Context: one part of a larger RNA, bound to proteins that are not shown
C1' cells in the first nucleotide's frame, strides 16, 4: 500500500494478515480515550562526511593603522671637527 | 735600493655636525581699515 | 550705564 | 602737538 | 610683499625594517567492542597460539628494534672451556700454585631461537676484500619499488709452506621516492650569426696569401655516483570552542523498552566438623557441592535515527504465590499464655501523617495485619510539571581565552480525535436441506 | 391399550412461561457470660459455645434531620414614571423563610447443600508378626471447588401454552 | 371469499 | 402487442435404502416356588 | 434374592421379502363405503 | 357376529401376447408449483 | 379482525424506545382539603418625641 | 378654651391578603372530546 475480533507459536529476537486451535448472522444511534508501536515533520541528542559557519587565541600564512631610516620636494652664505699626499717616527726586515 | 705599522702650517678636492637669511612650503586674522616712539 | 558720522 | 627713517 | 608667526625643519611622493586577532583566507591524521581519555596492535624482528609441507585473525600470549664495533673485520698457527675433589709460608668461604676428571653445564656486542670442541670459544702474527664494474635470482609480492641476501664474471690486493679463504660483524632485525640543494668523475656535451690556448708551426710577401694542430676566457646548464628527509615509515608546509547554530546521512553505531546470557544480585537444595549443659539433625549448620528466577546491575549491538514523547506521583483494572493477616492441619528444647518451624491454600483485606521532585529512605500513629511482585520499568491526544534536558542570570573548582563542570541556585510554552476496532448504553428487520426428549384415539 | 418418522410444521397481532449459556458478594473486630475456671509451686491464665454491639464493602429508600432555589410569600438600597396605589431596570441589585422533587452526613436488607484437599483413622495381604492403600475395598474433613439463591438472556440467528383473525 | 378426489403442464 | 413481470422447479444424495427385549463380559436370559 | 430346570454362546456367517402376465373354466377361506 | 357387495390369498380345466437389427440413463425416487375440475364464507 | 399514525399521560426519557387514556373515561376551569409566608388596600375629631399660630 | 396645620412609627377593622402541579389530594360540578391517513 490494502484492510481492521482473539490465544500461543515460529518469525528481522512485542501480528489485522502466516500456522494451529477458539469460534463467526443483516442494518443503524449516542458516548468513550485501550490499541492502530494513531497524525504533525527527510531526529535539533550521538557517531560519520577530507559538507559550513559565529566566536578565540602566544595554531600556519598575510594585511589596514601607528613607529623609524634613506632619496626627492630644496634655495642663499659662514664656521667648526673628520677623511684620501707632502719630509718627519721608533722599528722591526734581503 | 726594497717591503709594513707609527706624533706635526695639506700635495687639492669631499662629508656627517652648529648657525644665520627669506622668496619655496606650512598655520592664523580680519570688512586683509592708520610706517615705528612721547 | 548721555553725544560723538554730512 | 612733537621726536624717528622712505 | 595685507598683517603676525614658523621656515629650508614639518607636510607630500617612492623605497625599507619593527609592531599589528582591529582585519582577511585557511587548517586542526588513523585504528578503536560507540565517541573521548589511554594505548600503537601505523614501518620491523624472535618463540607460540598455528591442527607434524606450506599459508593463516583479535586493543591474543612473554618479548625486542631506531644502536654498538681500527676490531667486536680478513687470513693463518698454536691452544681449550665452566664446576669439583684432593694438596702448598702468611691465606681464612673467596688471592697465587701442582695434580685427577670433565660433550660444553663456558663463551660468541644487544630479544629469542638455531649453530659451534686439534672451533665459530681463549692468544699471538701479519693486514685493511668494510675496493671499483656487471648478471641470473630468494624473500614480502601485483610475481611492482626501495631493502636485505644467495650463486657467479672482469680488475687489483691480504693472509697461508699449500690446497684453500676474504666483495664487513657465526644465521635469523638495526631502515626512505619525484623537486630541490651539495661535492666527486670524465681524451663524454651545450649556452641557437661568430671569436677568447696562439697568428703555434713551416711557407710566402709586398697582404683579406697559404696549408698543417685530441688538449681554448668568467658565470650557468646537462650526463653518470654517493650525501642533506620524510617514524602517519609508497613520502600534505597546519592550533582551538560552539548552552547561539546549519547541512547530507547513519539504527553500518551511543543514551529506554523488548532477545539471548546470569558474572553480580535474589531464591531453594545435598553431605555432617560442631552450637544446642547432656544430644550432629526441635531449632541451626563450618569446609565443600547441585539448582531455580528475571522485581537488581552488567555484557553484547538483533529491532527502530525522512522520530514508538524522556523521572516520580494522582486515578483505575487485572494477574502471580516464593502466604503478613483471615480458615482447617502436623512438630517442638509443647503444663498454660505468648511464640517458632511446617501443609492443603490466592476466597476477603493489606490504612492516616511530618520532611524530601524523587523512587528508596526514616520517624509519629492506629490495626488483625499494616507481605513481595507483573501487566512496554502498566498507564502525558488520563491529568500535573516539582527534577532532569535549548536559549537569560549568579557563585566556587578548572582554563591566556572563547568556554567547560555526571557542582549548586533562581526564572523558562505539554498541539489533534468527527476514521477503524475494543469497552458502556440505544433501536431492529430476516431465518425450509430447517426443527422436533411426542401426538392420536 | 393400539397406532405412527414413509410423520408433524401456514401466517398475523397480543398475553403468560421455559431456560442452554455467561456474570456473581459478602469481610474482619471488640465487650460480657462460660470463668479468675482447666493448667500451674507461685506468678499468672486460655480453646470452644452464647448474648450484645460495631469496621470496611454491596444493593435500594426518604417517614424524620440536613443540604438545595429562575414554584412563592415578605422586606430593602440607588434611579424612573406629578403624589398615593400599582410597578420596573442594576445580564439572578442584595437579604429572610421557602413546599415539591432530587440527594448524605439520614433509614433498611445481605441463605444452605453436594462432593472433596491437607491430616487423622477402619478391615487387611505382600512378609504365618505388623502395616491408613508406600496393593485390591472403605471413613471424617477447609474462608478452597460445584451446585442453590440473585442478574441479562436478537448472550440459543432457540423454542412452548393460550386468545382472536386470515 | 379461502390448507379440500382428479386431467394437461412448469421442454 | 411490449411496463421489471403479470402461467409455473427443486434435490450434499432411491433403486429390497428391509430388521424395536434386556443384560455380563474369571457368564448371560427365561419359566415354578420362597423370602 | 434364594432353589430347580430349560435355552445362546464365530450368536447380520442369520432371519424376512422378489418374477408364477392378460382373458374364459369349476371355483374355496379369509376382511371394510352401506346391510346385520 | 345372515350374507350381497368392495378387497385379497388360491384349488380346476382352457386360449392369448411379446420381436423396433450388437450396448451408450434402465428416463422409474421424493417434494412443490401452475390452470381447469367436485367444496369448506 | 388486528396494528400504526394522532390527541391524552409522566411510574420513562439525548432521540427512538417504554408506561397509560379516548365518553362512569380524559382535559380545562372552579369550589373544597392540605400545606407555605406572616397581618392587605381603605378608613378612623385613634395614638405618637415635638413643633406653629388664631382668638 | 379651644381650634386649626406638620410628623418616622404604632393600633382597631385583620391569624389577614396572596400562593398552592406546571410529575399535592376530593367532586358523572363548567365547557370540551377534533382530523379519517398507511401496512395487512
Nucleotide at each position: 500500500a490494502c484492510a481492521g475480533c482473539c490465544a500461543a507459536g515460529g518469525g528481522a529476537a512485542c501480528g489485522g494478515g502466516c500456522u494451529u486451535g477458539g469460534c463467526a448472522a443483516a442494518a443503524u444511534c449516542a458516548g468513550c480515550g485501550g490499541g492502530g508501536a494513531a497524525a504533525g515533520a527527510a531526529g535539533a541528542c550521538c557517531c560519520u562526511g577530507u559538507u559550513g559557519a559565529g566566536c578565540u587565541u602566544u595554531a600556519c600564512u598575510c594585511u589596514a593603522g601607528u613607529c623609524u631610516g634613506g632619496c626627492u620636494u630644496u634655495g642663499u652664505g659662514a664656521a667648526a671637527c673628520g677623511a684620501c699626499u707632502u719630509a718627519a717616527g721608533a722599528g722591526g726586515u734581503g | 735600493c726594497u717591503a709594513c705599522u707609527u706624533u706635526u702650517a695639506a700635495a687639492g678636492u669631499u662629508g656627517u655636525u652648529u648657525u644665520a637669511c627669506u622668496u619655496a612650503u606650512c598655520c592664523a586674522u580680519u570688512u586683509a581699515u592708520a610706517g615705528g616712539g612721547a | 550705564u548721555g553725544a560723538a558720522u554730512u | 602737538u612733537c621726536c624717528c627713517a622712505a | 610683499u595685507a598683517u603676525g608667526g614658523a621656515g629650508a625643519c614639518a607636510u607630500a611622493g617612492c623605497c625599507a625594517g619593527g609592531u599589528g586577532g582591529g582585519g582577511a583566507g585557511u587548517u586542526u591524521g588513523a585504528c578503536u567492542g560507540g565517541g573521548g581519555c589511554g594505548g600503537u596492535a601505523c614501518a620491523u624482528c624472535u618463540g607460540u597460539u598455528a591442527a607434524a609441507u606450506a599459508u593463516u585473525a583479535a586493543c591474543g600470549c612473554a618479548g625486542a628494534u631506531g644502536u654498538c664495533c681500527a676490531a667486536a673485520g680478513a687470513c693463518a698457527a698454536g691452544c681449550u672451556c665452566a664446576a669439583a675433589g684432593a694438596g702448598a709460608a702468611c691465606a681464612g668461604a673467596a688471592a697465587u700454585c701442582u695434580c685427577u676428571u670433565g660433550u660444553a653445564g663456558a663463551c660468541u656486542a644487544a630479544a629469542a631461537g638455531g649453530g659451534g670442541a686439534a672451533a665459530a670459544g681463549c692468544u699471538u702474527g701479519u693486514u685493511u676484500g668494510a675496493u671499483u664494474u656487471c648478471u641470473a635470482u630468494u624473500u614480502u609480492c601485483a610475481g611492482a619499488a626501495c631493502a636485505a641476501g644467495u650463486a657467479g664474471a672482469a680488475a687489483a690486493c691480504g693472509u697461508g709452506a699449500a690446497a684453500g679463504c676474504g666483495u664487513g660483524g657465526c644465521c635469523u632485525a638495526u631502515c626512505g621516492a619525484u623537486c630541490c640543494u651539495u661535492u666527486a668523475u670524465a681524451u663524454u656535451u651545450g649556452c641557437a650569426a661568430a671569436a677568447u690556448g696562439a697568428c703555434g708551426u713551416a711557407a710566402a710577401u709586398u697582404a683579406c696569401u697559404u696549408a698543417c694542430u685530441a688538449c681554448u676566457g668568467u658565470g650557468c646548464a646537462u650526463a653518470u655516483a654517493g650525501a642533506g628527509g620524510u617514524g602517519u615509515c609508497u613520502g600534505a608546509a597546519a592550533a582551538g570552542u560552539u548552552a547561539c547554530c546549519a547541512c547530507a546521512g547513519g539504527g553500518a553505531u551511543a543514551a529506554c523498552u523488548g532477545g539471548c546470557u546470569u558474572g553480580u544480585g535474589g531464591c531453594u537444595g545435598c553431605c555432617a566438623a560442631g552450637c544446642g549443659c547432656u544430644c550432629c539433625u526441635a531449632g541451626c549448620g563450618a569446609c565443600g557441592u547441585a539448582g531455580c528466577u528475571u522485581u537488581u546491575u552488567g555484557a553484547u549491538c538483533c529491532u527502530u535515527c525522512g522520530a514508538u514523547g524522556u523521572c516520580g506521583g494522582c486515578u483505575c483494572u487485572u494477574c502471580c504465590u516464593a502466604u503478613c493477616a483471615u480458615u482447617g492441619g502436623g512438630a517442638c528444647g509443647c503444663a498454660g499464655a505468648a511464640g517458632u518451624c511446617u501443609c492443603a491454600a490466592a476466597g476477603u483485606g493489606u490504612c492516616g501523617g511530618a520532611u524530601u521532585g524523587u523512587u528508596c529512605a526514616c520517624c509519629c500513629g492506629c490495626u488483625a495485619a499494616u507481605a513481595g511482585g507483573g501487566a512496554a520499568c502498566g498507564u502525558g491526544a488520563g491529568c500535573u510539571g516539582g527534577g532532569u534536558u535549548u536559549a537569560g542570570a549568579c557563585c566556587g573548582u578548572c582554563g591566556u581565552g572563547a568556554g567547560a563542570c555526571a557542582g549548586g541556585u533562581u526564572a523558562g510554552u505539554u498541539u489533534u480525535a468527527c476514521c477503524c476496532u475494543a469497552c458502556u448504553g440505544a433501536u431492529g428487520a430476516a431465518u425450509u436441506u430447517u426443527a422436533u426428549u411426542a401426538u392420536a384415539u | 391399550a393400539u397406532a405412527u418418522a414413509c410423520a408433524u410444521a401456514u401466517a398475523g397481532u397480543a398475553u403468560u412461561g421455559u431456560g442452554a449459556c455467561a456474570g456473581u458478594a459478602a469481610u474482619c473486630c471488640a465487650a460480657c457470660u462460660u470463668g479468675g475456671u482447666a493448667c500451674g509451686a507461685g506468678a499468672g491464665g486460655a480453646u470452644u459455645a452464647g448474648u450484645u454491639g460495631g469496621u470496611u464493602c454491596a444493593g435500594a429508600c426518604a417517614a424524620u434531620u440536613g443540604g438545595u432555589a429562575c414554584a412563592g410569600c415578605a422586606a430593602u438600597u440607588g434611579g424612573u414614571u406629578g403624589a398615593c396605589a400599582a410597578a420596573c431596570c442594576a445580564g439572578u441589585g442584595u437579604u429572610g423563610c421557602g413546599a415539591a422533587g432530587c440527594u448524605a452526613a439520614g433509614u433498611c436488607u445481605g441463605u444452605u447443600g453436594g462432593a472433596u484437599a491437607a491430616u487423622g483413622g477402619c478391615u487387611g495381604a505382600a512378609c504365618g508378626c505388623c502395616u491408613c492403600u508406600u496393593a485390591a475395598g472403605c471413613c471424617a474433613g477447609a474462608a478452597a471447588c460445584c451446585a442453590u439463591g440473585c442478574u441479562g438472556a436478537u448472550u440459543a440467528a432457540a423454542c412452548a401454552a393460550u386468545a382472536c383473525u386470515a | 371469499u379461502c390448507u379440500u378426489u382428479u386431467u394437461u403442464g412448469u421442454u | 402487442a411490449c411496463u421489471g413481470c403479470u402461467a409455473a422447479u427443486g434435490u450434499a444424495a432411491a433403486a429390497g435404502a428391509g430388521a424395536a427385549a434386556u443384560u455380563a463380559u474369571a457368564u448371560a436370559u427365561g419359566u415354578a416356588c420362597c423370602u | 434374592g434364594g432353589u430347580a430346570c430349560a435355552u445362546a454362546a464365530a450368536u447380520a456367517a442369520u432371519c424376512c421379502u422378489a418374477u408364477c402376465a392378460c382373458c374364459u373354466u369349476u371355483u374355496u377361506c379369509g376382511u371394510g363405503a352401506g346391510c346385520u | 357376529g345372515a350374507g350381497c357387495u368392495g378387497u385379497g390369498a388360491g384349488c380346476u380345466a382352457g386360449g392369448c401376447a411379446a420381436u423396433a437389427g450388437u450396448u451408450c440413463u434402465u428416463u422409474a425416487a421424493c417434494a412443490a408449483c401452475a390452470a381447469a375440475a367436485a367444496a369448506g364464507a | 379482525g388486528c396494528a400504526c399514525a394522532a390527541a391524552c399521560u409522566g411510574u420513562a426519557g439525548a432521540c427512538g424506545a417504554c408506561u397509560u387514556u379516548u365518553u362512569u373515561g380524559c382535559c380545562u376551569c372552579a369550589g373544597g382539603g392540605u400545606g407555605c409566608u406572616g397581618u392587605a388596600a381603605a378608613c378612623a375629631u385613634g395614638a405618637a418625641a415635638g413643633u406653629a399660630a388664631a382668638c | 378654651u379651644u381650634u386649626u396645620a406638620c410628623g418616622a412609627u404604632c393600633u382597631g377593622u385583620u391569624g389577614a391578603g396572596g400562593c398552592u402541579u406546571a410529575u399535592c389530594c376530593c367532586u358523572a360540578g363548567u365547557g370540551g372530546u377534533a382530523a379519517a391517513g398507511u401496512g395487512u